Shown are 618 nucleotides from a PDB entry: RNA (23S rRNA, nucleotides 549 to 1290) from Porphyromonas gingivalis.
Context: one part of a larger RNA, bound to proteins that are not shown
RNA sequence: ACAAGCGGUAGGAGCGCC
RNA sequence: AGGUGUGACUGCGUGCCUUUUGCAUAAUGAACCUACGAGUUACUGUUUGUGGCAAGGUUAAUUGUU
RNA sequence: GACAAGGAGCCGAAGCGAAAGCGAGUCUUAAAAGGGCGC
RNA sequence: AGUCACGAGCAGUAGACGCGAAACCAAGUGAUCUACCCUUGGUCAGGUUGAAGGUUAGGUAACACUAACUGGAGGACCGAAUCGGUAAGCGUUGAAAAGCUUUCGAAUGAACUGAGGGUAGGGGUGAAAGGCUAAUCA
RNA sequence: ACUUGGAGAUAGCUCGUACUCCCCGAAAUGCAUUUAGGUGCAGCCUGUUGGAUGUUAUCAUGAGGUAGAGCGACUGAUUGGA
RNA sequence: AGUCCAGAUAAACUCCGAAUGCAUGAUAAUUGACCGAUGGAGUGAGGGCAUGGGUGCUAAGGUCCAUGUCCGAGAGGAGAAGAAUCCGGACCACCGGCUAAGGUCCCGAAAUAAUUGCUAAGUUG
RNA sequence: AAACGAAGUCAAGAA
RNA sequence: UUUUGGCAUGGAUAAUACACGGGCAUAAGCAAUUUACCGAAGCCGUGGGAUAUA
RNA sequence: AUAUCGGUAGGGGAGCAUUCCAGCGACGUAGAAGGGAAAAGGGCGACUUUUUCUGGAGUUUCUGGAAAAGCAAAUGUAGGU
Numbered sequence: 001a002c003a004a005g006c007g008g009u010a011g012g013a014g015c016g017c018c
Numbered sequence: 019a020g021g022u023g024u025g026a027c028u029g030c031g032u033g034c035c036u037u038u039u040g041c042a043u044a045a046u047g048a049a050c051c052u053a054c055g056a057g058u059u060a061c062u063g064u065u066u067g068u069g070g071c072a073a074g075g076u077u078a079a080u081u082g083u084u
Numbered sequence: 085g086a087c088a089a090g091g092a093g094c095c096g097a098a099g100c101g102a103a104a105g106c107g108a109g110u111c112u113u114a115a116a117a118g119g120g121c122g123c
Numbered sequence: 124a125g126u127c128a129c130g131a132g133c134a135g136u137a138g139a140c141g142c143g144a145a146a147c148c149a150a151g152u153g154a155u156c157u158a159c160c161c162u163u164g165g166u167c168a169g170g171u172u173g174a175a176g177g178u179u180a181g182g183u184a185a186c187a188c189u190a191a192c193u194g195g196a197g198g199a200c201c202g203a204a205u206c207g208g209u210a211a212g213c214g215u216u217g218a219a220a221a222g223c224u225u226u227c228g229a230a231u232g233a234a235c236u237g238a239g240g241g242u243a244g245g246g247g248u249g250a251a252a253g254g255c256u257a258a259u260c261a
Numbered sequence: 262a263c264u265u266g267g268a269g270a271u272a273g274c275u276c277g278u279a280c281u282c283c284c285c286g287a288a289a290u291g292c293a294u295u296u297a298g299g300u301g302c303a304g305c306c307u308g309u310u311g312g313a314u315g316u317u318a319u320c321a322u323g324a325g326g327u328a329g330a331g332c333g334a335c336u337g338a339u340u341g342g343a
Numbered sequence: 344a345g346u347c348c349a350g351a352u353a354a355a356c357u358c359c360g361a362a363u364g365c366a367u368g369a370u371a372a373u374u375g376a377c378c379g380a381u382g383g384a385g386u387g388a389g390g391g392c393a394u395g396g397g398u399g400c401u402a403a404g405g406u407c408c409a410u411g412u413c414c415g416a417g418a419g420g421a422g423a424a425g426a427a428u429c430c431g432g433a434c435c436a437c438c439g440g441c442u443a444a445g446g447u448c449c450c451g452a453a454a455u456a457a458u459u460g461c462u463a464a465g466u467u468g
Numbered sequence: 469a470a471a472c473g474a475a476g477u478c479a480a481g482a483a
Numbered sequence: 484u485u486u487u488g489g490c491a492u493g494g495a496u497a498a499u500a501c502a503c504g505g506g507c508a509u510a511a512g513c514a515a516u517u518u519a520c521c522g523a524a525g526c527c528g529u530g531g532g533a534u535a536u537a
Numbered sequence: 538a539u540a541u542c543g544g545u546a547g548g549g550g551a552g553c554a555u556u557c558c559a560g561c562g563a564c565g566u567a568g569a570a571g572g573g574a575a576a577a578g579g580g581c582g583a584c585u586u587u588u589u590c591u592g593g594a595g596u597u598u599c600u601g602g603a604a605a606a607g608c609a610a611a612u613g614u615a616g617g618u
Stems, first nucleotide, its partner, number of pairs: 008030004014024002017021002034047001036045001049618006059137013074095003080089004099106002109121004140277002143274001147267006158242009167232001169201003172197001176193006205229002210225004244260001246256003280552006290303005304386002306383004311378002315373009329359001330357002336353002341348001389414010419430002434531004439527003445521003448506003454518001456517006467508002473492001476490001480486003532542005553607001555604006563596002571591008
Other pairs, nucleotide, nucleotide, family: 012026tHS013025tHS016022cWW033048cWW034610tWS035046cWW038040tHS039426tWS041045tHS055608tWS055611tHS056277tSS056608tWH057278cWS058139tWS070075tWS072124tWS073096tWS075126tSS077092tWH079090tHS098099cHS098107tSS100120tSS101103tHS101104tHS109117cWH113115tHS117120cWH137139tHS141611tSS142275cWW144271tWH145270tWH146268tWW153244tWH153257tHS154157tWS154242tWH154247tWS158248cSS167203cWS168202tHS173195tSS173196tHS174195tHS175194tHS182187tHS183185tHS204230tHS207227cWW208209cHS208226cWS209226cWW214219tWS217219tHS218222cWS243246cSS244262tHS245246cHS245256cWW249252tWS281582cSS286546tHS287545tWH288386tSS288416tHH289415tHS307548tSS310379cWH313376cWW324364cWW325363cWW326327cHS326360tWS327361tWH328360tHS331334cWS332335cHS332353tWH335356cWS340349cWW342346cHS357358cHS385546cSS390427tWS399402tHS399403tHS414426cSS417432tSS417433tHS418432tHS418524tWS419523cSS420444tSS421428cWW430443cSS442523tWH444522tHS446453tWS452521cSS455511cWH462464cHS462510tWW463509tWS464509tWW465466cHS465467tWS470495tHH471494tHS472493cWH475476cHS478488cWH479487cWW503506tWH507511tWS544545cHS552583tSS553583tSS554606cWS561598cWW565594tWS568593tSS568594tHS569593tHS569595tSS570592tHS609610cHS
C1' cells in the first nucleotide's frame, strides 16, 4: 500500500514523550 | 508540564547561478562533502575628513649623544 | 629605536606678454576699457 | 592664506581582480619508431614454362635458312616461409591508443631482413601523400 | 618535433568575483571614431557644497503653414466639354 | 488649338487655414530638487502597447523615426494558465475594517436579489 | 471571419 | 411593395483527445436599471522601527 | 510635527566576525580551545551569551593598531565518499 508535479510554506486532528 | 517528536486532511507554490529585450525553459553551469580559490602592495599626482604651524610652512641625504 | 642637529631644496608671497620687457597693471594700437588676461 | 602631515576615494606606472589561447623568439634534446643513405652479415619449401647459346642432319659458292636433341634465361608463371594490406564479417568503456577471422597481392628481386653508423626543425628525408621525423607534424 | 627560458606574452573575448543592515537610484540616446558587441565627450544617477528657480495651471502678447479645405489663386495631373 | 461652362486631384501645389505645441511676462499652488563648482559612476544590444508617419503587400511577435506610457529595474488583484492588456507602486507585524478592476449556481469569496424586454441557436456563458 | 443568401424572429415605419 | 435597426441562421474547413478553465445552465445567455454584498501588499485602524526637512 | 522608506547597473552611510599587536582587566586540571545537544537574546542583521555531555591544555573582555580579514556556482584544484 486509491495515490499524481521544485518536495516547501501557511493552517490543522490524532498518537507518543519530558 | 508547557515544551517536544510525528503528522491524517486543506490552501498556496514551474530550484538556483549566469546571460539576456525577454529564461520553468528543451540556453550556460555544478555528483556530494570537507579543505583551497580571485581589487593587493610600492611610488607619483589629485580630491576630501581630521589635525599642527601660519605670512609663512616644511626638511631630504646625512651628522652627533645615547 | 629615542632625542638633538641638518634650510640644500620645494610650495606660497604678482601679474601680463611668444619674447626683449613693463608691472596692478600688461598685451594689441599711431591712440584709445575699443577688446583679452590679472588687480 | 597658505603649507606640512595622518586616514579615505580615484588615476597612471608596475603581471595590478583571477583562470584560459592559437602563436613569436632564444638556447638545448631527440633518427632505439619512421624517411633516405653508408659499411658489413643473413634468408627465400616445392612445382611449371622454356630465351641466348651448343651439337648433329639437310641446304649455300660461303653465308643464309629448316629439323631434332640439349641448355636453363627471365624486375617469367603457380604456390609455403616471409613482406604487404584488396574485400567482407567481428570488435568500437576492444584481447588491441589500429587488432582478429576469412579472402586477397608479391614471393630471384626496383626483394625481405639483422648489427653498427650518418643527415636535426620548416632543418632533415620524401618512386611526392605536404607523407615521415619516438602513440606529437602547413 | 620536443624541453627549458623570455613569461604572469597578448586576448577591445567568454567565464568567475565570497559578511551584514540602512538612504538614493539610471541608461540602452546624440556627436566622433580602421568605428559598428570597444572607447572619448555630452545626456541621464549619486556625494558634498553655494546660489537661487524649477514644475503645473490661469491670464496677456507673439511667429507659424500641419489636419482640413480649395485649386478660371498659381504648378503638375484629370473629366467632360463646344 | 483657343475660349465658355461644369466635374474633380496632389509628400516634394497653395488665394486659405485650425485644434494642440512653443517663446516671454505676471500671478497662484507646489515641492522641494532647478542651476554653479567639485569627488565617484554606470549606460552607449533595448522591448511591448497607443497615437502620427515612412517602408513592406494599409503582411509579420517585421523594420526605421517622433510623442507618451509600461517591462527593463516592479511584487499584489481579475482575465484558467501570459514581461509590458485592465486595476494597482510592496518599511515590518496583526486570526481588524473600506474599496479598485472584475464579480455574486457548484469547483470558488459574495444575490439561485428585484424589475423590464430579446434569444430557442447550447447561439452564448 | 467576409463577399453573398433565405429573411427565423421582435420592433419601428413609408408608399 | 418597400426601408429600418435588435437578436439569431447558412457561407464556416486536416491530421495523438476535446473544450464556456470544468461541472453544468433556457438562465446561471444578451441588453437596461436599482440596491446590498465579495474582492488587492491600494486606503483606513492598532503596535513597532528607520531616513530626512523644519 | 509632517512627510518619506519596491529596486538591476551604480553612488553614499553605519556595523559584525576572523588572525596577530600595545595598554588595561580577567579566566583555567575544582577543567582552556575544539566537537555534540539544548536554551535565551539582538532598532534589525552580520552574530552574541548560558547550561550540559565529550575533551584534557590553553584561552578571553574593553580601547586603540595592522591585515594572508568572510564562498554556492569559474566544463575551477586536492582528499574522502

An Rfam search finds the family "Bacterial large subunit ribosomal RNA" in it. Rfam links the family to the GO terms structural constituent of ribosome and ribosome. A reference for the family is Yusupov et al. (2001), "Crystal structure of the ribosome at 5.5 A resolution", Science. The reconstruction used 129,576 particles. The 2025 paper behind the entry is "Structural studies of ribosome from an anaerobic Bacteroidetes human pathogen Porphyromonas gingivalis". The entry has 45 different proteins, among them Large ribosomal subunit protein bL17, Large ribosomal subunit protein uL14 and Large ribosomal subunit protein bL28. The depositors describe the entry as "Porphyromonas gingivalis 70S ribosome (W83 Strain)". The entry is indexed under Antibiotic, Lefamulin, RIBOSOME. The source organism's lineage runs through Bacteria, Bacteroidota, Bacteroidia, Bacteroidales and Porphyromonas.